[PDB]
Molecule: c-di-AMP riboswitch aptamer (ydaO/yuaA leader)
Organism: Homo sapiens
RNA backbone atom coordinates (compact mmCIF):
# COMPACT_ATOMS: atom_id res chain seq x y z
C1' N A 1 0.00 0.00 0.00
C1' N A 2 -4.34 -3.45 0.71
C1' N A 3 -8.13 -5.79 4.13
C1' N A 4 -13.92 -6.35 7.95
C1' N A 5 -9.46 -7.50 10.62
C1' N A 6 -4.01 -10.08 10.52
C1' N A 7 1.03 -11.65 8.87
C1' N A 8 3.92 -10.46 4.30
C1' N A 9 7.62 -6.09 -0.23
C1' N A 10 3.53 -8.49 -2.72
C1' N A 11 -1.62 -3.91 -3.97
C1' N A 12 -4.03 -1.86 -7.80
C1' N A 13 -4.09 -0.58 -13.81
C1' N A 14 -3.89 -2.31 -18.66
C1' N A 15 -3.62 -5.94 -22.68
C1' N A 16 -5.65 -10.01 -25.24
C1' N A 17 -10.49 -10.77 -22.85
C1' N A 18 -3.12 -14.69 -21.62
C1' N A 19 0.27 -11.89 -20.00
C1' N A 20 2.06 -7.46 -23.15
C1' N A 21 3.12 -2.98 -20.72
C1' N A 22 2.83 -0.46 -16.24
C1' N A 23 2.08 0.34 -10.28
C1' N A 24 1.82 1.46 -4.35
C1' N A 25 5.52 -1.22 -2.06
C1' N A 26 10.27 -4.11 -2.12
C1' N A 27 15.35 -7.07 -3.24
C1' N A 28 20.37 -7.79 -5.36
C1' N A 29 24.87 -6.13 -7.86
C1' N A 30 27.97 -2.14 -8.39
C1' N A 31 33.38 3.68 -6.96
C1' N A 32 35.74 7.10 -3.89
C1' N A 33 36.30 7.21 1.42
C1' N A 34 36.16 3.75 5.23
C1' N A 35 36.39 -1.66 6.43
C1' N A 36 38.17 -6.76 6.14
C1' N A 37 42.97 -8.88 4.89
C1' N A 38 41.24 -15.45 6.98
C1' N A 39 40.14 -17.04 1.69
C1' N A 40 37.20 -26.52 0.78
C1' N A 41 37.30 -25.89 6.89
C1' N A 42 34.16 -22.87 0.60
C1' N A 43 31.46 -18.66 0.51
C1' N A 44 26.98 -15.83 -0.14
C1' N A 45 21.56 -13.98 -0.79
C1' N A 46 15.91 -13.26 0.42
C1' N A 47 13.31 -14.02 5.15
C1' N A 48 11.78 -12.90 11.93
C1' N A 49 13.09 -17.80 10.94
C1' N A 50 19.50 -17.71 13.25
C1' N A 51 22.62 -20.32 16.68
C1' N A 52 23.00 -23.84 20.71
C1' N A 53 23.62 -28.64 23.53
C1' N A 54 20.76 -33.94 23.73
C1' N A 55 19.35 -38.18 21.34
C1' N A 56 17.61 -41.18 17.02
C1' N A 57 22.98 -41.91 13.39
C1' N A 58 29.40 -43.34 13.04
C1' N A 59 29.96 -38.60 9.06
C1' N A 60 27.03 -34.64 5.82
C1' N A 61 21.96 -34.43 6.02
C1' N A 62 17.31 -35.60 8.14
C1' N A 63 13.99 -36.40 12.39
C1' N A 64 12.50 -35.14 17.64
C1' N A 65 12.83 -32.77 22.21
C1' N A 66 14.65 -28.77 25.28
C1' N A 67 16.35 -24.11 24.36
C1' N A 68 17.89 -19.40 21.74
C1' N A 69 19.32 -14.73 18.23
C1' N A 70 15.28 -12.70 16.11
C1' N A 71 10.04 -11.79 15.09
C1' N A 72 4.06 -11.44 15.10
C1' N A 73 -0.92 -10.70 17.32
C1' N A 74 -3.33 -8.51 21.68
C1' N A 75 -9.60 -5.90 17.34
C1' N A 76 -10.02 2.82 16.56
C1' N A 77 -4.32 4.22 16.67
C1' N A 78 0.91 4.11 19.12
C1' N A 79 3.64 2.77 23.45
C1' N A 80 4.12 0.18 28.14
C1' N A 81 2.37 -4.02 31.06
C1' N A 82 0.37 -8.75 31.05
C1' N A 83 -1.25 -12.76 27.90
C1' N A 84 -0.92 -16.13 23.38
C1' N A 85 2.32 -17.42 19.54
C1' N A 86 6.35 -17.88 15.06
C1' N A 87 11.32 -19.22 15.19
C1' N A 88 9.68 -22.17 8.09
C1' N A 89 11.12 -22.49 3.45
C1' N A 90 13.70 -21.19 -0.98
C1' N A 91 17.86 -19.69 -3.91
C1' N A 92 23.08 -18.08 -6.08
C1' N A 93 26.79 -21.59 -8.19
C1' N A 94 33.38 -20.45 -7.01
C1' N A 95 31.32 -15.46 -6.60
C1' N A 96 29.51 -10.38 -4.36
C1' N A 97 31.99 -5.74 2.64
C1' N A 98 30.29 -0.75 2.37
C1' N A 99 29.17 1.78 -2.02
C1' N A 100 27.51 7.76 -5.74
C1' N A 101 26.61 7.31 -11.07
C1' N A 102 24.80 2.99 -13.14
C1' N A 103 22.89 -2.35 -13.90
C1' N A 104 19.51 -6.40 -13.12
C1' N A 105 15.13 -8.15 -10.58
C1' N A 106 10.35 -9.15 -7.09
C1' N A 107 5.48 -7.09 -6.65
C1' N A 108 3.54 -14.27 -4.22
C1' N A 109 1.02 -16.67 -0.87
C1' N A 110 -1.48 -17.75 3.88
C1' N A 111 -4.91 -17.11 7.78
C1' N A 112 -8.87 -15.04 11.76
C1' N A 113 -14.61 -15.45 14.39
C1' N A 114 -17.06 -14.07 22.15
C1' N A 115 -11.78 -13.85 22.29
C1' N A 116 -6.12 -11.86 27.26
C1' N A 117 -10.68 -8.44 20.64
C1' N A 118 -7.11 -7.98 29.06
C1' N A 119 -5.27 -3.47 31.88
C1' N A 120 -3.02 1.44 31.88
C1' N A 121 -0.96 6.30 29.51
C1' N A 122 -1.46 9.67 25.38
C1' N A 123 -4.03 10.41 20.97
C1' N A 124 -8.06 10.06 17.56
C1' N A 125 -13.61 10.07 17.76
P1 LIG B 1 -1.16 -15.50 16.27
O1 LIG B 1 -0.61 -14.12 16.53
O2 LIG B 1 -1.90 -16.22 17.37
O3 LIG B 1 -2.11 -15.40 14.97
C1 LIG B 1 -3.07 -16.43 14.70
C2 LIG B 1 -3.81 -16.19 13.38
O4 LIG B 1 -4.93 -15.36 13.64
C3 LIG B 1 -2.98 -15.50 12.31
O5 LIG B 1 -2.58 -16.40 11.29
C4 LIG B 1 -3.89 -14.45 11.71
O6 LIG B 1 -4.37 -14.91 10.44
C5 LIG B 1 -5.05 -14.31 12.68
N1 LIG B 1 -4.92 -13.01 13.39
C6 LIG B 1 -3.95 -12.71 14.27
N2 LIG B 1 -4.11 -11.44 14.74
C7 LIG B 1 -5.20 -10.92 14.15
C8 LIG B 1 -5.93 -9.62 14.20
N3 LIG B 1 -5.51 -8.60 14.99
N4 LIG B 1 -7.02 -9.50 13.42
C9 LIG B 1 -7.45 -10.50 12.63
N5 LIG B 1 -6.84 -11.70 12.53
C10 LIG B 1 -5.73 -11.96 13.26
P2 LIG B 1 -1.09 -16.32 10.70
O7 LIG B 1 -0.89 -14.94 10.10
O8 LIG B 1 -0.85 -17.56 9.87
O9 LIG B 1 -0.22 -16.38 12.06
C11 LIG B 1 0.33 -17.61 12.53
C12 LIG B 1 1.18 -17.36 13.77
O10 LIG B 1 2.53 -17.15 13.34
C13 LIG B 1 0.77 -16.12 14.56
O11 LIG B 1 0.05 -16.44 15.75
C14 LIG B 1 2.08 -15.45 14.93
O12 LIG B 1 2.41 -15.77 16.28
C15 LIG B 1 3.12 -16.02 13.98
N6 LIG B 1 3.45 -14.95 13.00
C16 LIG B 1 2.63 -14.48 12.04
N7 LIG B 1 3.23 -13.49 11.32
C17 LIG B 1 4.47 -13.31 11.82
C18 LIG B 1 5.62 -12.42 11.53
N8 LIG B 1 5.58 -11.51 10.53
N9 LIG B 1 6.72 -12.56 12.31
C19 LIG B 1 6.77 -13.46 13.30
N10 LIG B 1 5.77 -14.29 13.62
C20 LIG B 1 4.60 -14.26 12.93
RNA sequence: GGUUGCCGAAUCCUUUACUUGGUACGGAGGAACCGCUUUUUGGGGUUAAUCUGCAGUGAAGCUGCAGUAGGGAUACCUUCUGUCCCGCACCCGACAGCUAACUCCGGAGGCAAUAAAGGAAGGAG